23S ribosomal RNA, nucleotides 1300 to 2044 from Staphylococcus aureus: 741 nucleotides with solved positions. Rfam match: Bacterial large subunit ribosomal RNA. The family has 102 seed sequences and 51,934 matches in Rfam 15.1. The PDB entry is titled "Erythromycin Resistant Staphylococcus aureus 50S ribosome (delta R88 A89 uL22) in complex with erythromycin". Keywords: Ribosome, antibiotics, resistance, Staphylococcus aureus, exit tunnel, RNA, rProteins, erythromycin. The work is reported in "Exit tunnel modulation as resistance mechanism of S. aureus erythromycin resistant mutant" (Halfon et al., Sci Rep, 2019). The structure was determined by electron microscopy at 2.3 angstroms resolution and released in 2019. The entry has 28 different proteins, among them 50S ribosomal protein L23, 50S ribosomal protein L31 type B and 50S ribosomal protein L30.
[PDB]
Context: one part of a larger RNA, bound to proteins that are not shown
RNA sequence: GUGAGUAGCGAAAGACGGGUGAGAAUCCCGUCCACCGAUUGACUAAGGUUUCCAGAGGAAGGCUCGUCCGCUCUGGGUUAGUCGGGUCCUAAGCUGAGGCCGACAGGCGUAGGCGAUGGAUAACAGGUUGAUAUUCCUGUACCACCUAUAAUCGUUUUAAUCGAUGGGGGGACGCAGUAGGAUAGGCGAAGCGUGCGAUUGGAUUGCACGUCUAAGCAGUAAGGCUGAGUAUUAGGCAAAUCCGGUACUCGUUAAGGCUGAGCUGUGAUGGGGAGAAGACAUUGUGUCUUCGAGUCGUUGAUUUCACACUGCCGAGAAAAGCCUCUAGAUAGAAAAUAGGUGCCCGUACCGCAAACCGACACAGGUAGUCAAGAUGAGAAUUCUAAGGUGAGCGAGCGAACUCUCGUUAAGGAACUCGGCAAAAUGACCCCGUAACUUCGGGAGAAGGGGUGCUCUUUAGGGUUAACGCCCAGAAGAGCCGCAGUGAAUAGGCCCAAGCGACUGUUUAUCAAAAACACAGGUCUCUGCUAAACCGUAAGGUGAUGUAUAGGGGCUGACGCCUGCCCGGUGCUGGAAGGUUAAGAGGAGUGGUUAGCUUCUGCGAAGCUACGAAUCGAAGCCCCAGUAAACGGCGGCCGUA
RNA sequence: UAACGGUCCUAAGGUAGCGAAAUUCCUUGUCGGGUAAGUUCCGACCCGCACGAAAGGCGUAACGAUUUGGGCACUGUCUCAACGAGAGACUCGGUGAAAUC
Numbered sequence: 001g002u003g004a005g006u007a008g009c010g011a012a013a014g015a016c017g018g019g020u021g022a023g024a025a026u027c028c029c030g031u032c033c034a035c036c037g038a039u040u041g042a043c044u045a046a047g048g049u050u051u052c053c054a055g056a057g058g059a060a061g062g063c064u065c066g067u068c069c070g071c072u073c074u075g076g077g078u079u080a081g082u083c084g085g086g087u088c089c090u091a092a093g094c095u096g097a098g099g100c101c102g103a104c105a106g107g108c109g110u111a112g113g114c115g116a117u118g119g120a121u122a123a124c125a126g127g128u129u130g131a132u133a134u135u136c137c138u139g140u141a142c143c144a145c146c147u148a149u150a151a152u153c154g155u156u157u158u159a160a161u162c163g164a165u166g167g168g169g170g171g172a173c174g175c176a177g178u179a180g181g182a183u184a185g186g187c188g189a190a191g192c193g194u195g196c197g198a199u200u201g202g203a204u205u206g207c208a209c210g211u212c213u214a215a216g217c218a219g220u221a222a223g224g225c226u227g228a229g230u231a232u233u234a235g236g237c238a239a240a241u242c243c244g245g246u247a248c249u250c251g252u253u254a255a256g257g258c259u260g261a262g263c264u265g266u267g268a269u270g271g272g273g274a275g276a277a278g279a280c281a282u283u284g285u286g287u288c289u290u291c292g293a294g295u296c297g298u299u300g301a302u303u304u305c306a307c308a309c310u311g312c313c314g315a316g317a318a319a320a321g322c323c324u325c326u327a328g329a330u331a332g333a334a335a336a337u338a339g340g341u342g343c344c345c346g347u348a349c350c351g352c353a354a355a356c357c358g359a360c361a362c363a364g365g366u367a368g369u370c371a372a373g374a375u376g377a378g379a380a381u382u383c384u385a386a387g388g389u390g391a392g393c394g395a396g397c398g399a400a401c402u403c404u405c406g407u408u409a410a411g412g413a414a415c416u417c418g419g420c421a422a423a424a425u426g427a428c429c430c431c432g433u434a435a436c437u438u439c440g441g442g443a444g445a446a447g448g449g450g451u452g453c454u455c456u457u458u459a460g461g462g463u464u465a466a467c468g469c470c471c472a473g474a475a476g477a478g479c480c481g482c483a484g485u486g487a488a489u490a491g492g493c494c495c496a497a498g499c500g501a502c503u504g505u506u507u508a509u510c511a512a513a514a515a516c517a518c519a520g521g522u523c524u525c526u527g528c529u530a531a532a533c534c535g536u537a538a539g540g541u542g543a544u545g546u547a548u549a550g551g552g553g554c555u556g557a558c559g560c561c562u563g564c565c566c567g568g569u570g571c572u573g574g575a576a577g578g579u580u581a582a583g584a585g586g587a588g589u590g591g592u593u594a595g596c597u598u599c600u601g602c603g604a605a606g607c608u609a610c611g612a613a614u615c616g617a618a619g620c621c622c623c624a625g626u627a628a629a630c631g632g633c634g635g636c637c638g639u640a
Numbered sequence: 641u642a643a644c645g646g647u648c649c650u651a652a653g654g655u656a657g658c659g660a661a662a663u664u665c666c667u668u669g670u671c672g673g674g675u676a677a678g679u680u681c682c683g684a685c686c687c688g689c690a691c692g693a694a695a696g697g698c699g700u701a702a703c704g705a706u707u708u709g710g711g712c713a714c715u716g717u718c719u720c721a722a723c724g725a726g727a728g729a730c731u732c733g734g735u736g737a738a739a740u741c
Stems, first nucleotide, its partner, number of pairs: 001741001008735002014032006033390004041370003047350002052076006061069002081142002083346004088119002091117001093114003099108003123140005143342006152335001166325004174312005180305003212271001217265003224258001227250007235243002313316001356365002372384003394732003401728008410719002414717001419714001427451005436441001438557001452479005460471002480484001492712007499704002504516001520555007532541003558699004564632002568630002570626005579619001583615002588610005637645002658688001669685005
C1' cells in the first nucleotide's frame, strides 16, 4: 500500500443564557437539573519525583474539538527545640577481632556491632498567601544545655547530690466475655435570636441558634494493694540503708495508709470569633476602621478508665529510658530567679488514584484512620446533608441482527444430557413442628395465621410523675383500598440412594472433587554427641526436648469387627558348618655369574622373577521367627 | 474344593460381612415397585468373567457451591412466539486501525 473512509473512539445527565475570542457542543461565569454518598467524600503511609503556582502559547501530545490542560516556554514555590526520623534501646536476621573447618575461592562461629514493623521521648488556639504551615505572625505554654544569681549538706567517708562497667524492682505484654463510670457526638423545649412568605388556608409560625485548645490551681467517679512497723543473713562475682526466706505488733478495717486514676469547676479568655448588617463615603458595597447581639436547659450516649474484673488453655518478646540502694568518690550540690542557647534529614504536589503497579489519562490491584440525618437489629436496604462530580467525541433515525431489561392469553418442564437460566421463597410477631440420632441435634423441620390508618383504655415497656411523651398490654369499635414488611433489601421445600466422618486445603491462567489434610488407630527405629536430616567438613535442626519423648511407614471420626498362609522376598536373631581379597609366613621353582666338570647342572655364596602347606573377618550356605512387613488366598474331572 | 469327592503342589486355597456394586464380559441379567410408557433409580436374587476385612470390611446421626433419582411450589425452558425500553447497529459531521494479500 490493501482491507477502508471500514471496525473502534474505554461503563455514568445534561439544558439554556452571558462572556472571551480569527474561530466554541467541548474553555470561563451564572441559574436549573442530575450522580456518588461506610463514597466518585476527607486524612495518613508506601511508591512517584516538580506532575505544584502565576503569566505566555496551539507546532507536537490529548482517541473529536480546543481560546483548555498533568503538554511546551519563561519565572517562582517546600521555613520546625515540641510533627515523623538520626545524635537512644533491642527482636528476627546480617556481619563478627581472636577461633574452628576447608583444593583455592571460601564456609561457620564468641564477645561485640548493625538492624523497626516494637519500646522511650517536650505545643496548643487564632490569623494570614497565588503556591507552605502544629514549621511564618500573635498569644499563651512545655522540654533540655550553659552562665551569673543567693538564704540550704557542711571531715566529705557520710550527706539531699555526685555514685557505679554494682545490685533489686519496673518496663513487661495472650484469648474471649461481663458490668459499670465519665466523655466526644447527638436531642425535645419560649433562654433568645431571625424574618413573615403570595397559588387556597394559617399566623406557637416558619427555620435556626446557645460555642472555644495546650498548659496550671483545687478535687475525682471508680480501680489494685499477704494492707502498715521490728530482728537476722549459706546470696545479689566485691559494696548496699534496695531486693529474698522466716519469728512478731495494729491484722482479712480500707477507713482512705499507699502507687496509680478516666474526668470535673474558676482562671487561660472580660481574648477570639460569635446565630450578627445595625458600620460605610468605599474594598465591583462583595467586604470592613468604630462600637453589643446565647453562652440556659432536658433525653438517651461510639471512644477512654484498664486486659480493670471474671473465666479459658493453646500459657501469651527483649533491652534501654525509669525507680530505689550502694563499697569508693568528691567542697558541693539545688533551685528558685534572670539571662541566653537549642544542630542534621524530610516537609511542594498526586496518593484506594489522569502523577503508584499494570505498554495507555486501562471498568483491575494498592496497608491504615474519620465517617452526619431519616428507615431499620445493623457500616444491610432506599433517599439525602457536608464534600466531590457531571467522565474526557457528537447529532439524528427509532430497520434486521446481537447484548442488557420489563411484560405476556391458555397450558405448566411437554424443553433439555440435565428444571442450565429465569421464575418462586425471603423481614418481624404468634401457633405448631416427623423420621432418625453419637441425645448435641435434626429444626428456621415441615405446615398454618397476622402486619395499614383513626378513636376509645381498662394499661403495660412505662416517658412513667400518668393516662399524656414514643412503642403500646395489646382489648374493643370503626375507615379506605385490587393489594396494608403496599417501594428496596432479607431462606425454596420434601422423600430416597452413593462417596467422604466433620471445619479446612488443592492444580495462579479449562478439573474444588469421591483427590490431600485431619483428630484417632497400628507397625517400626531411637538410652542422648539419641535416631533421622542439611552440610566436603567445621557447625547446626531434632531440642535449651529425654521412651506419657522424637523420626519414619500404612490407615483415616465414631460403632461392630479385623479371618488362612512364614513355602518365596525383605527384616531380625542364631549356629557358627564351610568359602574368600588385601596381609603374615617362603617350603620349593627358574633368568644370570668368576663360580664346577670347561662340552656343562649343589645351583650353588650372591643379584633376581615366580611361588603353596596354612590360616585371614564381612559376606555367602543353613536354622528359627516375623504378615496393621512385600506378597499369596487354586488348578483337574461329577460341576454353573 | 458353586455343594460335597478326591487328587496336582507349594506354604496355604477366602472366616464374618457385602454383592449386576464408582467393581458384572455375556448385559438394557432376572423378579417386583415407581411412570401411560423406566438402557437410569429403589428393593430382592447370586450364576462374585475379576468383592473382601488397616493399598481396611460393613454400617452410620450431623455436615457438603459433591454425584444421583423422584415430587410440590413456580415460571417464556417449551407448545409458539408477540410487544415494548436502552446500548451497539444504520444516516450525517470529526478522527481513523488490523488480521490477510